[PDB]
Context: bound to proteins that are not shown
RNA sequence: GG
RNA sequence: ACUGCGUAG
RNA sequence: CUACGCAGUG
Numbered sequence: 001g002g
Numbered sequence: 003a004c005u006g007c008g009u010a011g
Numbered sequence: 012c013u014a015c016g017c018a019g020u021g
Stems, first nucleotide, its partner, number of pairs: 003020009
Other pairs, nucleotide, nucleotide, family: none
C1' cells in the first nucleotide's frame, strides 16, 4: 500500500 | 470511483 | 440488501  | 463475478443471511 | 474476496475500467 489511493 | 464504477462495473461484473463468487461464497454467506 | 448488508459484509468479505477477486477481476476489469479511468
An RNA structure (Template RNA; Product RNA), in which 21 nucleotides are resolved. Protein in the same entry: Replicase polyprotein 1ab, Non-structural protein 8 and Non-structural protein 7. The structure was determined by electron microscopy at 3.2 A resolution and released in 2021. Kabinger et al. published it in Nat.Struct.Mol.Biol. in 2021: "Mechanism of molnupiravir-induced SARS-CoV-2 mutagenesis". Ions in the entry include zinc.